[PDB]
Context: bound to proteins that are not shown
RNA sequence: UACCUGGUUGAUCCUGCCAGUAGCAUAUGCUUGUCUCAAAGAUUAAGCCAUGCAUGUCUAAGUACGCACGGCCGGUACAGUGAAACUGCGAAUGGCUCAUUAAAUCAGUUAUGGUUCCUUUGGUCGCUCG
RNA sequence: UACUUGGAUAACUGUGGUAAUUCUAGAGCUAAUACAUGCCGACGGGCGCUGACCCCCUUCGCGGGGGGGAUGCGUGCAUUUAUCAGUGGUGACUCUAGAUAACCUCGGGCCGAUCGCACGCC
RNA sequence: GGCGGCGACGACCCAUUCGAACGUCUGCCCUAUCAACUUUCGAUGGUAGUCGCCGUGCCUACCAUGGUGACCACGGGUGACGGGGAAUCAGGGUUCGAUUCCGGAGAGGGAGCCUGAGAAACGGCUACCACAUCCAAGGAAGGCAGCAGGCGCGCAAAUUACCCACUCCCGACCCGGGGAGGUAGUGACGAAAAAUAACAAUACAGGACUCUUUCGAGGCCCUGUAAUUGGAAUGAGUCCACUUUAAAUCCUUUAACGAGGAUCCAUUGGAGGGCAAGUCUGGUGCCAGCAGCCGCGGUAAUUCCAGCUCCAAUAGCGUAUAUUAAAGUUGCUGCAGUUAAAAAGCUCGUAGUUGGAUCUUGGGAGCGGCCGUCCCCUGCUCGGCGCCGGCCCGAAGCGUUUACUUUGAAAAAAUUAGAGUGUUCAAAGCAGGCCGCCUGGAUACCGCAGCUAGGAAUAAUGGAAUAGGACCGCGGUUCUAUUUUGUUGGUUUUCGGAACUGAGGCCAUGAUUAAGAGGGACGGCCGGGGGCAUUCGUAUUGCGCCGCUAGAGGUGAAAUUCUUGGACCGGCGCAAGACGGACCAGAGCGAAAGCAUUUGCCAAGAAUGUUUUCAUUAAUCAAGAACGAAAGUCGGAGGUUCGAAGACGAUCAGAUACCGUCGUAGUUCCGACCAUAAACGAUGCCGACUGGCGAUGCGGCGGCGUUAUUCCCAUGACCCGCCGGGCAGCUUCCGGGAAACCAAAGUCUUUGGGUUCCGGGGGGAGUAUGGUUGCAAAGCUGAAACUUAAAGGAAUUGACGGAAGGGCACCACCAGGAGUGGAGCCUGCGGCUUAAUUUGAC
RNA sequence: CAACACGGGAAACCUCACCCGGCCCGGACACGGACAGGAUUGACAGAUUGAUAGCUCUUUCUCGAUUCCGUGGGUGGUGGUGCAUGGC
RNA sequence: GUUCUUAGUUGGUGGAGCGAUUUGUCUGGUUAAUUCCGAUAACGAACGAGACUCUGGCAUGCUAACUAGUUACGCGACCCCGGUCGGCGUAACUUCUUAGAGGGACAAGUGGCGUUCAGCCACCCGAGAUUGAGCAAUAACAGGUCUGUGAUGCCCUUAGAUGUCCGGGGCUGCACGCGCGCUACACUGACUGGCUCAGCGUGUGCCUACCCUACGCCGGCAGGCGCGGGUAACCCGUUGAACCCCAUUCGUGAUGGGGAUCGGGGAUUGCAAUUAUUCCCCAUGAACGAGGAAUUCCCAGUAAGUGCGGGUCAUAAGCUUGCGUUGAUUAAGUCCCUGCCCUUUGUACACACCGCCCGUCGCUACUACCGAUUGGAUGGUUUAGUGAGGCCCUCGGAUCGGCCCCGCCGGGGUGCCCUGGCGGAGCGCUGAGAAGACGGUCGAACUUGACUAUCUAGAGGAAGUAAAAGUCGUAACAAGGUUUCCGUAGGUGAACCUGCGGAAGGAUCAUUA
Repeated sequence: UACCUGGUUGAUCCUGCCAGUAGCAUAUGCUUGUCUCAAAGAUUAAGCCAUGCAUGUCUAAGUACGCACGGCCGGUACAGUGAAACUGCGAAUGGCUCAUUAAAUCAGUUAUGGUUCCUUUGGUCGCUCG
Repeated sequence: UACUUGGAUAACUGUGGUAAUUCUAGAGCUAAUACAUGCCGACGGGCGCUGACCCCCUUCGCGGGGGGGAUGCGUGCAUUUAUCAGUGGUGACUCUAGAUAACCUCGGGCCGAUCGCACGCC
Repeated sequence: GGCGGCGACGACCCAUUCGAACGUCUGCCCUAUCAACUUUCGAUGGUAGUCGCCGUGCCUACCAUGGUGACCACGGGUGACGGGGAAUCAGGGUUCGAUUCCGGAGAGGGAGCCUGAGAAACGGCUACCACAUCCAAGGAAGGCAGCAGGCGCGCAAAUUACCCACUCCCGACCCGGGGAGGUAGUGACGAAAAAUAACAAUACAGGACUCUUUCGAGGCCCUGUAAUUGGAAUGAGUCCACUUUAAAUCCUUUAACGAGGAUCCAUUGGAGGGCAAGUCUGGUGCCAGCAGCCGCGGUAAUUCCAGCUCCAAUAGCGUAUAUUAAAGUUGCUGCAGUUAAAAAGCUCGUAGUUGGAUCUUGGGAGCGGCCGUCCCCUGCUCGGCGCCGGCCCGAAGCGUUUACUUUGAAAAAAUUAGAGUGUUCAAAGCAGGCCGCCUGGAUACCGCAGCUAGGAAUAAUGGAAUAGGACCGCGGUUCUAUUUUGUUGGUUUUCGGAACUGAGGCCAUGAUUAAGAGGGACGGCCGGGGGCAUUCGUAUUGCGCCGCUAGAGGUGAAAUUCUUGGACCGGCGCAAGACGGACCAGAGCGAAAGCAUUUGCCAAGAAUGUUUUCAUUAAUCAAGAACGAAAGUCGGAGGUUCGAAGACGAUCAGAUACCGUCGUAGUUCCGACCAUAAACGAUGCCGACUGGCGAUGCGGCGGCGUUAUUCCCAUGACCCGCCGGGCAGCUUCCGGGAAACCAAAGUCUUUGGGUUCCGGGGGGAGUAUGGUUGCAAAGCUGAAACUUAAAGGAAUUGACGGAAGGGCACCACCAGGAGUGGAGCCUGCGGCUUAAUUUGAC
Repeated sequence: CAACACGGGAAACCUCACCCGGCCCGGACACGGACAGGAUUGACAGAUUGAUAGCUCUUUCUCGAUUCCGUGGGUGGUGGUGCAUGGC
Repeated sequence: GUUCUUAGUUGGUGGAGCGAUUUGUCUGGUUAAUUCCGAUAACGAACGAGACUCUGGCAUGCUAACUAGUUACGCGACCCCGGUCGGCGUAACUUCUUAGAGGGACAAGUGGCGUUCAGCCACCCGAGAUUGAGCAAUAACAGGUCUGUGAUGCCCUUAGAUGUCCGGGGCUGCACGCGCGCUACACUGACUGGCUCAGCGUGUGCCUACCCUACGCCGGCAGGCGCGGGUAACCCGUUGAACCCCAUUCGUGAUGGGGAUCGGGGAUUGCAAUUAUUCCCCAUGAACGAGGAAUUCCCAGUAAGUGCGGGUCAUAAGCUUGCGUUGAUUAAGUCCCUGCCCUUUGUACACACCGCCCGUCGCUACUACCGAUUGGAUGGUUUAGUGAGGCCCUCGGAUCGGCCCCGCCGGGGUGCCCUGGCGGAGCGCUGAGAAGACGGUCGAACUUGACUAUCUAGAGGAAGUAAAAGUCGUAACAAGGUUUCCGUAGGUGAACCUGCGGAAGGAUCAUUA
C1' cells in the first nucleotide's frame, strides 16, 4: 500500500465456495514495571429497590413587640444582628434513559401579514373633566 | 380620610387527638409590596354635538345669506361593534394612524393608599 | 407649611431578548406469503359557527363525493430515537450511531387536573391495574429510565468518598445552595510516550591492509560471541521536604538509601503448506489427541501435554462473535446467463426506461510571436460630461419555463482535513514569545433540497396551419383617472388609460427534410402458413364367393394363438376407420407449438419493386391478454392399426421387464378445459461496425448464347453477374473464451448503444407453509431448520468396453500329416476312506 | 492358457514336513542356591519295552567342576504368513 | 513364469496448445520386425529388434599330430601274377579324424513386378540364395517359491518339543471323473535265423561309505568266480543299437496280434522287499475290429518310426533333457474361427471393471412437517356492557358577615341630622361561601366477544440428514449388456418398467441415379 494464499483431480486450465489475513468493538484466558489521557449496568430486566443525598432562597431598598444577642440619648414610634413565619421567585433549569414512535421524530429552507411570550433593556405610567 | 382607608392570618402563648405522617383543631392576639375599598391635585379651560337666544344685510313681503352665544351631555389608553376619508409603511393588509356613535364583563383593567440612603431651599 | 436628589419595587399597553407551537418544500431500514386503502363512529372539500394563544373537520350543523396509490398507497416487522458523527476504507460503497452536542419522548402502565408566563410536571397532586412499607386492624404512606449502593438478569460493565475552589445555574441574591459540576477510589474498553541494561579490558570466530603460494604475524580501523573481570550511569521501589489542592492524591523538583544469575528474573502462540521458524532426541502407536482448511497419529511420528533450540508481537498476545476490506463471491463504477447456477415456450401489451437528423455561421478593433490573448454584433419612466424635438451615458421595471454548469449569499459548535504553536517528544491542548509590550484562538468540505447572478453546448416543452398570427396606424359604442370655461352648478366634443366592434396597409406574410426508422397504400408474385369443404392412392382389419392344400403366426430357440368346423396363400368384390411413402433436400412458410394426395371458397403474411402517402406515430417490456407438442380430464360420435393397465407363453437362480399372442383407456373427429416438455440454437429483442469463398429460396435488374409456343416480339426452362433479407455451409493468428468452439459466443480493465427476465457452493427442494387458478391430475408464487468441503465445466494421459477399422500368429485357420479323447497299463490331480493315506501348484 | 511325467517329487531305510510310541538337549551366556564331609554323566546283570534307550523299578560301582536346580536371555524349526519381502 | 518373444519404448533441439501434453512415434508400400522406403512441422538420436556369441555346412589352400589316421614298403596267414586282413613293423603326407587363425554370401549378377525408392518372385554360377539356440523390456501381476538356503520382518513351539535321533505305517489305499504318456488293435504285420551300418556322452567321488568294462570258466536265464584296461582321442569301443534289408512259419481266426490279471520257481542290490525294488523261466491269457462330442503339434533332413547317452541311482525310465538312423504328403496364403497388438471412439473408472455407483428394507442419532385435542400460554388492537376520578354547567345552602329597623342614652349643630356605647328582633335586603346532587365531557380500569403476533404440548402418520457401511437386487457410467435424458399417465418391493410426444447432453455432422 488500487495486495493475496492452501484446498475437488493421476496431472492441467476454470467456475465456485470453505478456510487462511488485517483493523475496528464486546466478553473472556494468560501475563503485567513507569507515566499522560480515558470508556465504564445500553445490548438480556423502560425489571424491582433497603438506605443517605440530590432545590431552596434576604439585600441599606416587602413585613421584626421570639431579650435568641445587644447600645442607651429617651419618652416626639422604629439602633443594629436576628431564629421562625407570612410575602415574592425558582422548583417547567439541569441530570438519567431510549420504552414508544418509520413524512412521525429529525436534518436542511422559509413564514406567524395565523399566535403567545416570565424575566432583561428601552418607550409610556397630571393625556380621562368626575 | 388622601398629612395615608378596612379587617382576617402566620410566626408567639396555652388545651389536646391519633400507633403513626412535612397530620392537624378549637381560644387569644399581631403587620404587609398577602386579601380589598378608595381620593385631593393637574383642572382652566378647549373639542364635538345640543342650542333657549341675540346681532347684521336684503326683499312690499314669506324667504335667503353671514356672525356671537345660556344650558345639558360626551370627550385617556386597552376591549367589542358598525360607519367615513386615505400620517407613516410592506412586493402585497382587512397594517399603523385619524374621525364618528355607543360598549366596557361585579367569576371587574391601568391610571402608584409601597421601601431605603444621605437631607437641603423658600 | 410648599418645593426638592439618587434609587429600589409593582403595573395596563408597545417595541426588544430567551424561547415555545402549529406551519411550506425536500430527504429514511426491511417486507407484496400486505394491492387497493380512508369514508355519514371525519374520510376529501364547501358554508356558518363552538373551542383553541392563533389559521386549520380540532369539533358541531347542513351540503358535494371526494382524498391517496404500481413514482409502491395501505398494512406488517425492526436486535429502529433522528441528526451532527464512528469504523473500514484507492476510486465507488458497507456497517454502526445506546452514548456526554442539538431537536423528540418518559419517569412502573395509561387517564385527569390545580398553581403558575411557561407542566397534562411525576424528587406535584387525583383516581384504577401490577408491585410494595408500618399497623393497635381504625388508618397512613411509596415510586432511584437522578448521584452512590442492594436484589434479580445476563458473556457483559466501578465507591453506600470529599467539596462548592474551576465551570456555570438559581433566589430577596457581592454573603446561601446546587450527587449539575469538579476532585478523588476500581478500572489491560481503548489511545500516546516508554524500563527489563550500556561501556571498557582478556580469550576468541571473523571482516578491509602489508608480508607470505599457503601456513602465520603486526595493529595505525573494527564486527559479533563468552555465569571471565572491572567499575561508570540510572530508575522501579523505600523515603524527608517543597510544589500541587477547597483540604488532599498523582505528576514535576529534590535531600538520604536503592543493581551483576544487576532473582529488581516478560510474557502471549507455534511446529509441513498458507505462515516466520528443527527431515534432533526417549515414551507412547487411528488410543490419547492435534488440526480455523488441506491434513498428522495405525511401532524408528518434520503436527502430543514436557526437555533443548528457534520464530511472530512486546506489556502485549490468543480465543469466540457482530462488522468491514479481502469480494470484480452483489459488481452504478464493476459480475455472470451454450456446456460450472442461469434467457420466461412464444407473441401482444398498459405502467417504467430510452428515443433520428435539423434553426448561428461568421465578421470586426487592440497587443505579441498564419497563430495565442482582451472587447464588439437583444430591445421598450426618471436624471448628468451633457450638447444642438434629436443623440450619448447612468438609474427603477419587463423579458418561455427547467434540468445542467460557475459564482455569491446563507448554512451551530464539537468532529474530519488543515495554519501557527518545543504540552521536555507525542497522544494533547489553545495557547503563548520578549525585554508592560507583541500577538493567535486561522482556512477547507459540509451531500440533497430552496435563493441570487453569468452561459445556452446538451437534454424536455410552445409559438401561426378551420390564422381567435404578429407589426403599423385608423373609424365607431361604453366605463372612467382627469387637466380646461377667474370663485359657485349641469351638459355634450378634443385630449388620456379599460372593454367590444368595422374597414384597412404590410410580412420573403405562417408547415425544414422524409431517417439503409416505423405505419399505410399500390403491382407482380411466393410459400408442407391458417380455416371450411372436396377428392384420390395404398395398406391393414373384417366379411362374401371361388381354387388347392396341413400347416400357418411368431422366436436366438420355442411356446401362448389360428388351423379338414378349411388356417395360410392366390383371385374377384364389399365395408370400416386410418395415414398421406417414394418425390422429401442441412429446401420453404409460421410468433412459437407446428405445417406434405387433388380441386374449390374465405381471410391473412414476409420479402422484393415504388421519384406513393402519413411525418416520429419508435425499441423494450411489471400488471394485464392470445396461441401453446404430446400425455391428462368432461360430454358426444367413431374404434382400422398400434397400444399403457391387465391376462397368458417363453428367458431367468429370481423378471412383477426386455421377446411374442390378445388386450381396456388412449391413439381419430366435434365442443370445453388443462398451459406442462431436452417447449434447445441448452445461446433475449431492437440498432451500427468488423474477412473472404462456393451455393440455395423470392422478387427485381442487366446480358453472349441454347431449348419450347411457331409464324416472331414477348413469356417459360437453362446459363453468366448484381441487388435486400432467409435458412445455412466451407477456411483463417480479425477478436474472444477455461477450452470445446463462436462473423458471433467479437467490437469487455482500452470495462457505459437502449431495455426485460434471471444465478450467488452442493443438498435439503422446486419440499413445507401461505395465497391463487383448476372438475381433477396439477399450474404459478415460494422458504426455513439441518448437513457437507466439496459438487461441477472443458481438456490431456492411462485403463477398460458386452463399440469400429487395420495388423500378426500352425501355442489360429486353409490343405494335409501324426495323434489324443475309444481299450489295458505307468503317473499326476479331485473325491472317498483312513491315526496320516501330510504339502505347494488347481 | 499361465495346475495336473510340475515342485527336476522314478518316497522299503533317510529325503518326511503326517501319524502311532520311545531317547537326547545338541537350553550358549548372566544372576541366586548345592556341595571335593560331592555338583551330578555312564553302568552288564534281573523286570519293562521294540532295540544291550539304566527311558524307567530294587542294588550299588563310577565319571571328575565341564555340570544340575529356578529366573532373564537365547537357540533350533521343511511351522504359518509369497497378501510384507529380496532374488530367481 | 506370464503379458511377449509379439514389437514396442524414451530423451535433445524444434512447431501446436495458457497448461497438463502433443507432432516426431505416420495416409500408404514393404519386411519376421516402429525393418526400411516414402509423403510429412519436423530434424537428429538412444533402448529393443537387428547387430552379436555359440552351433552345422566347405577349404586336396595354412598350422600341426605313435592318446587319430591315410598312402606306399617289408614280413605273416589264406585263395586260384593278382585279391583280403581292425595281422605285425617302418618311408612320406594330413585327403579322411581332431582343433586354431583366416576365407567364404552380400539380394553379389541376369530377367521381371514395384513411384523405379524400399522391397518381392524366377534363374545361372554357387558348400549354402530363410541352420537352430542364448542373451533377450520403458513396464505390470498382490501369478509361484517362507519346503533351496547360515537371505529374511512378524507370529508361534521351544523340553510331555512344531528341534533332533530311533522302530513302524503312509505318501501307491479305490464304487468314480479328468490330464500328461507307453502298448497295441495287425499281412506295409508277428515269429525264427543271416547280413549290415552312428553320433551325442559318461566312467574309481572332500565328508561319500557307491565307477565304466574287455577276457576265461558255471549255468537256459538273470547272475556268480578269477586275474586285467581305464582319472580317459590311450580301456570298454572301429561304441558290431535298433529301424531297415535277405530267407522260411503263420493265412483274415480276437489267429503265432495283443500282454492286462494271476500262480509256481530261480537271481542281483540293500541293515532290511511284506503293499510282491528290479531281472529271468514256465504257465494262466482280459479288453482293444482305427474309436463320438471335442481337441493337440507341425511345415525340410520337419513330423513320424526307431534305438542310444545324461538327470534321478544301493537297486531303476513307462518322465524329461540331448543324440543317432530311416525319412515323407500337404502348402509360399488368410482373418473364416481363436486369440493377441496398433489406430479411432466412449467414459460419471484413475488404490484404474476385481472400478464407480443407485434405490427399498432394519437398527441408532438429530432436524424440521401434518396432526384429532372447539389444544395451551403471553402480548397488541378493538366492538359492546359496567365504569372510579377529574373538569364544565345547573342547582343546592353547613358556616361567616354587612346594610336597614327600633329601645336606653352622651358630643356637636339647628322637634330633627351626623356620631360613641349597651340591648332586641324582624331577617326586612345583600356579600363571601364548604359538604352534596342532576346533567355534559375527558376517561383510567374490569368483563365478554372478535382480529392479530410469537412460543409451546400432542397419540399417530410421513420426510430429510447423519452414523454405519447390516439384507435384497444391479438402475446409471463402455452400445452398462433394453442408448441416455425431458414432459406426461399407469403399474411393480426396490432401484425401476411400459404407453405417447420430444432432445442429443448419440454410437450417425456423411450413403451415392